Keywords: RNA polymerase II, transcription elongation, TRANSCRIPTION.
Shown are 97 nucleotides from a PDB entry: RNA, together with DNA.
The structure was determined by cryo-electron microscopy at 3.7 angstroms resolution and released in 2017.
The reconstruction used 101,140 particles.
The 2017 paper behind the entry is "Structure of a transcribing RNA polymerase II-DSIF complex reveals a multidentate DNA-RNA clamp".
The PDB entry is titled "Structure of an RNA polymerase II-DSIF transcription elongation complex".

[PDB]
Context: bound to proteins that are not shown
RNA sequence: UAUAUACAUAAAGACCAGGC
DNA sequence: GATCAAGCTCAAGTACTTAAGCCTGGTCTATACTAGTACTGCC
DNA sequence: GGCAGTACTAGTAT
DNA sequence: GAAAGTACTTGAGCTTGATC
Numbered sequence: 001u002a003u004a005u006a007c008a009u010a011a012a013g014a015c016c017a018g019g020c
Numbered sequence: 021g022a023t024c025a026a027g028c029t030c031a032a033g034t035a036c037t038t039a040a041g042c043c044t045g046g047t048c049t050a051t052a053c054t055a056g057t058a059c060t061g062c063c
Numbered sequence: 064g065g066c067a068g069t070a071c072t073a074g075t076a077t
Numbered sequence: 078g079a080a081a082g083t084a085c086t087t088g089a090g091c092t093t094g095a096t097c
Base pairs, nucleotide, nucleotide: 012049013048014047015046016045017044018043019042020041021097022096023095024094025093026092027091028090029089030088031087032086033085034084035083036082037081038080050077051076052075053074054073055072056071057070058069059068060067061066062065063064
Other pairs, nucleotide, nucleotide, family: none
C1' cells in the first nucleotide's frame, strides 16, 4: 500500500394482577 | 263395515356454538415408572 | 479376585 | 350453584287406506 471484522438472538404457552 | 298397519306430523329432549376492544407488567413450566449402570459386599 | 445383588440416577412416556 | 338458545333427531300418536 491494499483488504477486512454486517447484525443476529432472546421460544412458546399458561394463569394472575392492573390500565382505558 | 271394522280392525290393523303404515306413514306422516308434531312435540320434546339432547347436543353443539358463541360470549369487547387494545395495551402494560409478573411468575412459572411435570412426575412417575422403568431400565441401565455402578458400587459394595460376600463367597 | 470375581460375581451377584441392590440402590441410585437418568431418560422416556403419558 | 349462579349460559342461554336454536336446530335436529327420535318417538309417539293420530288418521287413512286396505284387507278380511